The RNA (Internal ribosome entry site) from Taura syndrome virus has 192 modelled nucleotides. Released in 2023, the model rests on electron microscopy data to a resolution of 2.38 angstroms. Ions in the entry include magnesium and zinc. The sample was in a buffer at pH 7.5. The depositors describe the entry as "Hypopseudouridylated yeast 80S bound with Taura syndrome virus (TSV) internal ribosome entry site (IRES), Structure I".
């Protein structure tokens, strides 16, 4: 510099409790570097 | 490696406008028969954890808190 | 995890010269000191003008130590 996680007051349906938020079955972008040839750059790579 | 999106909901199918207030800074995965601990102590993600011991002690001074993530090598 | 720009180290190694090590020698690294030699070029016979080391790992290992003969 400030940001954002939550409770209540409740407006259209936020609806149907083993209560949205227990949630995972599944696909779609990858958390960048050991004090690494001191560092850095691009690229092979689907995610390091 | 966890958050984001969708189809699937041990609620039948979208997350709706808003405002006020509570709120942070540290412990790093290791080694060693000093093991109720002696050395050593990358960052970016969620975990585990703490806020109190203990002393003139209620703040404020000094000093209580793990361990894997095939891993940040 | 591949490739590219950086440092120096290490190894085996090279013509001569005053000696510098020593009591006296033989022989060696180098005092990056001089002529060499090598790389060349210039209008040439003659020379002149410049340069002075080699390859390999790039591995934060280690330099295994060491000089031989003779009064």
């Nucleotide at each position: 510099a400030a940001a954002c996680u939550c409770c209540a007051u409740g407006u259209a349906u936020u609806g149907g409790u083993u209560a949205c938020c227990c949630a995972u079955c599944u696909g779609c972008a990858u958390c960048g570097a050991a004090a690494a040839c001191u560092c850095u750059c691009c690229g092979a790579a689907c995610a390091c | 490696g966890g958050u984001g999106c969708a189809g699937u909901a041990a609620g039948g199918c979208u997350u709706u406008c808003a405002u006020g207030g509570a709120g942070u800074g540290g412990u790093u995965u290791g080694c060693u028969a000093u093991u109720u601990a002696g050395c050593g102590u990358a960052c970016g993600u969620g975990u585990a954890c703490c806020a109190u011991a203990g002393g003139c002690a209620g703040c404020c001074c000094c000093a209580a808190a793990a361990a894997c993530a095939c891993g940040u090598g | 995890a591949g490739g590219a720009g950086a440092a120096a180290g290490u190894c085996c190694c090279a013509g001569u010269c005053a000696c510098u090590u020593u009591g006296g020698g033989c022989a060696a690294a180098g005092u990056a000191g001089a002529c060499a030699g090598c790389c060349g070029c210039g209008c040439u016979u003659g020379c002149g003008u410049g340069g002075u080391g080699g390859g390999a790992c790039u591995u934060a290992a280690u330099u295994a130590a060491u000089g031989c003969c003779u009064g």